Source information
Method: solution-state NMR. The entry became public in 2024. The RNA from Homo sapiens has 22 modelled nucleotides. NMR data were recorded at pH 5.5 and 293 K. Primary citation: Malard et al., Nucleic Acids Res. (2024), "The diversity of splicing modifiers acting on A-1 bulged 5'-splice sites reveals rules for rational drug design".
C1' cells in the first nucleotide's frame, strides 16, 4: 500500500 | 451526508 468483516459519535 | 477512532482476517 491492496481486498475483506465487525464496533462507536453525528447536521 | 460528514469527521475521527479501536479490533479480526488476506495478498
Ligand atoms: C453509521 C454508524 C457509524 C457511520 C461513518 C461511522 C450509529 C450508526 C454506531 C463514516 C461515514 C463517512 C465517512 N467517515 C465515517 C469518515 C469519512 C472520511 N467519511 C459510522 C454510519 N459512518 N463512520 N453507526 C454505528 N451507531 C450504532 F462517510
Nucleotide at each position: 500500500a491492496u481486498a475483506c468483516u465487525u464496533a462507536c459519535c453525528u447536521g | 451526508g460528514g469527521a475521527g477512532u479501536a479490533a479480526g482476517u488476506c495478498u
It comes from the structure "Solution structure of SMN-CX bound to the RNA helix formed upon SMN2 exon7 5'-splice site recognition".